[PDB]
Context: one part of a larger RNA, bound to proteins that are not shown
Molecule: LSUa_rRNA_chain_1, nucleotides 2 to 460; SR2_chain_4, nucleotides 1 to 184; 5.8S_rRNA_chain_7, nucleotides 1 to 170
Organism: Leishmania major strain Friedlin
């Protein structure tokens, strides 16, 4: 020269972020109408609108907490404290909590940094073991600008050595029962009486009554009288006789059905994984606890532009300042620090130990979703969702957006009117179906208002 | 009595009964006129007359005559206006080939233009009696006189009323008539 | 006279009322209950023998597969089997399909457009037999 | 006509940006700090 490290690039390989949803929840941003009988502080409101971000909940949470007691003991939530002889407020209008007490929930606790003793024992990547094993082997690749192990008040070494164990949450391997999910699964009359009028009644608590009695419908049909016609849908009704009930459950079926249908119960069958069961039961593997005796201990520390403080701004019931933010200024830890609701300098006392992190339940779902259930002194088609219906549809607006009307409810069944006749047709007149057609078709019922018509009353 | 209809909601065809209506007026003329409307109005000239009156200066009126303004009601002979009788001619551009005949230009345009309509821009017509006002008088008391007044009378205004003029019987005309029909 | 008025009977117009209610509203509960670059939500275009809307679906297009069910669907038409499974139909779900798009992401876009690599496919010109 | 096949045409896959990790230990930049020429 090379080469190394540091810093920064390109590419390959393996991944993630992006949008939607947003009811509840978390972080920001943030109004006004309104109220004060005006109005600016205030109130509405730490709300609406706006921007970000999650989950089945979120957030919060293991004391720098209350209290001042004979003390309590993470968080969240409920009653209560309490509309308060707290406090805040043009102390006006108004606003407004906290500790304790009864409770819900709760196997509720853990991790790091630091300190001391260790010092790659760590992590990725290959590879093998039935295995991207919490395993072995290897690897400079990362890493000493420090991964990881042990101990710190629920504590009182670690570290071997042998025996006694344990772990289904170490990974392979495979064996059960259950739950869950799906499918299947009960009773008893279509009994008797037939049709306009007895498929109806009377005998007045109860009983006589498992009995006795019987008919004012010789019906009705539109001014009255003749003659000839025409008319009664389906029995969940009635009466009589029974029957099932661990089933009387409320849906359907041509009228009101325990026994016509479905249903309503034990129980049967079948199962990817996951879930529950002497932390279900074995094997390999991997980890690991206590008791053995020997083994080296007392020394140190525990989170800094952080907490405070000044100014400003905001927020709070928090008032010589509750929380927070900007800037300035910035500690203590050998009279340590924070809290103890009137500022200061002191001296005591009490509780606690901030500036790192995780964590289940009790709680929310105030215009959300997925899969199912239960319902209701609610509404009943101008109501109730805008929407019982091809409804966020038709329609409207350049657009953001706005947004209806409408029950097809004929009948038990289409049996949805063949055929004749007039008419170009629509339809009319007949004829048929049906219990009903004035039930004839988006047809149950068919009001009011208005209109036509005949008769009459008159004026 | 008689004739025509109606009883129209769940049948048809028949009998009653009961209702409602018609049963004498039509059609054509000539008239009446209650009531209402209501209309004519004004000036000038001639003449009176250079008169009355007045010293003079000045200077009137009625009977009568002729016109005119305003208004009213008509009318179209004349005159004037108006033409989509596009009547008859002229004339421009375009157009059917020219001529003829035309046609287009919302009647192309110009002149003349009948009928009709129409202008005080033309022409015609626009009347009679009463009742009263104000006022002046007569007679005449109250009050022997007096007095238009108190009782009585006369005259009397563009007012008012009626005639004339316009509509006219819901003004219900028993006004008069012509033809049917009805009654008889 | 006639228009017009009043009443009654019968019709028309008009859709109130009642009865009906597979809807709404509201309150509870259950849980191996919470989407997406492994391309979501939303938007677009298509799919039936007959098919506008709606629904379902995606060129496997009113559906393929599997399990259960156990004789349909239905306006018409079609249809092997009339049925232990091997082709009814419903219900459910493990295996599949899933066009253009959109966070949309090779580059663009009132363009069904245009690239750089890398695998294919079809190739009647040319060449070979 | 068998094969093969230029231009044209059809189809699949990869290819946004950013970030993290990674490289049989990939390729580089710097009057950054060294160390060797």
């Nucleotide at each position: 020269c090379a080469g190394a490290c540091c810093u920064g690039a390109g590419u390959g390989u393996g991944g993630c972020a992006g949008g939607a949803c947003u009811a509840c929840c978390c972080g920001c941003c943030g109004a006004a109408c309104u109220u004060a009988a005006g109005c600016a502080u205030a109130u509405u409101a730490c709300u609406c609108a706006g921007c970000g971000g999650a989950g089945g909940a979120a957030a919060a949470g293991a004391a720098a907490a209350c209290a001042a007691c004979c003390g309590u003991g993470a968080u969240u939530c409920u009653c209560u404290c309490a509309g308060u002889g707290a406090g805040c407020g043009g102390c006006g209008a108004g606003c407004g909590a906290a500790g304790a007490g009864g409770g819900a929930a709760c196997g509720a606790a853990c991790u790091c940094g630091u300190u001391g003793c260790c010092g790659a024992a760590u992590c990725g990547g290959g590879u093998c073991u039935u295995a991207c094993a919490a395993g072995g082997c290897c690897u400079u690749g990362a890493g000493u600008u420090g991964u990881g192990g042990c101990a710190c008040a629920a504590a009182u070494a670690u570290c071997a050595u042998u025996g006694u164990g344990u772990g289904g949450u170490u990974g392979g391997u495979g064996c059960a029962g259950g739950a869950g999910u799906g499918g299947c699964g009960a009773a008893a009359u279509u009994c008797a009486a037939g049709c306009g009028a007895a498929a109806a009644g009377c005998a007045a608590a109860c009983c006589c009554g498992u009995u006795g009695c019987u008919g004012a419908a010789u019906a009705c049909a539109a001014c009255c009288c003749u003659u000839c016609a025409u008319g009664u849908g389906a029995g969940u009704a009635u009466u009589g006789a029974g029957c099932c009930a661990a089933a009387g459950a409320a849906g359907g079926u041509g009228u009101u059905a325990g026994c016509c249908c479905a249903u309503u119960g034990a129980g049967c069958c079948a199962u990817a994984a996951a879930c529950c069961u002497g932390a279900g039961c074995g094997c390999c593997u991997c980890a690991u606890g206590a008791a053995c005796u020997g083994u080296a201990u007392u020394a140190a520390g525990c989170g800094a532009g952080u907490a405070g403080c000044a100014c400003u701004g905001u927020u709070u019931g928090g008032g010589a300042a509750u929380g927070c933010a900007g800037u300035g200024u910035c500690a203590a830890g050998u009279u340590g620090g924070c809290a103890g609701g009137u500022a200061u300098u002191u001296g005591u006392c009490u509780g606690c130990c901030a500036a790192a992190g995780u964590u289940a339940a009790a709680u929310a779902c105030a215009g959300a979703g997925u899969a199912g259930g239960a319902a209701g002194a609610c509404c009943g088609a101008u109501a109730g969702c805008g929407a019982a219906c091809a409804a966020g549809u038709a329609g409207c607006g350049u657009g953001a957006g706005c947004g209806a009307a409408a029950g097809u409810u004929u009948g038990a069944a289409a049996a949805g009117c063949a055929c004749u006749u007039u008419g170009g047709a629509a339809a009319g007149a007949g004829a048929g179906u049906g219990a009903a057609a004035u039930a004839g078709a988006a047809c149950c019922u068919g009001a009011a208002g208005u209109c036509g018509u005949g008769a009459c009353a008159a004026a | 009595g008689u004739g025509g209809g109606a009883u129209u909601g769940u049948g048809a065809a028949g009998g009653g009964a009961u209702c409602u209506c018609g049963c004498a007026g039509g059609u054509a003329u000539c008239g009446u006129g209650a009531g209402g409307g209501a209309a004519g109005u004004a000036u000038g000239g001639g003449g009176u007359a250079g008169u009355a009156c007045g010293a003079g200066a000045g200077g009137a009126a009625c009977u009568c005559c002729c016109a005119u303004g305003c208004c009213g009601u008509g009318c179209c002979u004349c005159u004037a206006g108006u033409u989509u009788c596009u009547g008859g001619g002229g004339u421009u551009u375009g157009u059917c080939g020219a001529a003829c005949g035309g046609c287009a230009a919302g009647u192309g345009c110009c002149c003349c233009g009948a009928a009709g309509c129409c202008a005080u821009c033309g022409c015609a017509c626009g009347g009679u009696g009463g009742u009263u006002c104000u006022c002046g008088g007569c007679u005449g008391a109250a009050c022997g006189c007096c007095u238009c007044u108190a009782a009585g009378c006369c005259a009397g205004a563009a007012g008012c009323c009626a005639a004339u003029c316009c509509c006219a019987a819901g003004a219900c005309c028993a006004g008069a008539u012509g033809c049917c029909c009805a009654c008889u | 006279a006639a228009c017009g008025u009043g009443u009654c009977g019968c019709g028309a117009u008009g859709g109130a009322u009642g009865a009906c209610u597979u809807g709404g509203c509201u309150u509870c509960c259950u849980a191996u209950u919470u989407c997406g670059u492994u391309g979501a939500a939303g938007a677009a275009c298509g799919c039936a023998g007959u098919a506008a809307a709606g629904u379902g679906c995606g060129a496997u297009a009113a559906g393929u597969g599997g399990u259960a069910u156990c004789a349909a669907u239905u306006g018409c038409a079609g249809a092997a089997u009339c049925a232990u499974u091997c082709a009814a139909u419903u219900a459910c779900c493990g295996a599949a399909u899933c066009u253009u798009u959109g966070a949309a992401c090779g580059c663009a876009a009132a363009c069904g457009g245009c690239g750089c690599a890398u695998g294919g496919g079809a190739g009647a010109a040319g060449c070979u037999c | 006509g068998u094969g093969u096949c230029a231009u044209c045409c059809c189809c699949g896959u990869g290819c946004a940006u950013g970030c993290c990790a990674u490289a049989u230990u990939c390729u580089c930049a710097g009057u950054g700090u060294c160390g060797a020429a």